[PDB]
Context: bound to proteins that are not shown
RNA sequence: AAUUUCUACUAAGUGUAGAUAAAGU
Numbered sequence: 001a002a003u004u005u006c007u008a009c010u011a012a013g014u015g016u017a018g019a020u021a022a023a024g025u
Stems, first nucleotide, its partner, number of pairs: 005019005
């Protein structure tokens, strides 16, 4: 500490695991 977005990451190197119904009020 990368994400459609969220959480925890780094998970073997521009990503990993799970989840995710948006819009509007």
mature crRNA with a sequence from Lachnospiraceae bacterium ND2006: 25 nucleotides with solved positions. The depositors describe the entry as "Cryo-EM structure of LbCas12a-crRNA: AcrVA4 (1:2 complex)". It was solved together with Cas12a and anti-CRISPR VA4. It was solved by cryo-electron microscopy to 3 angstrom.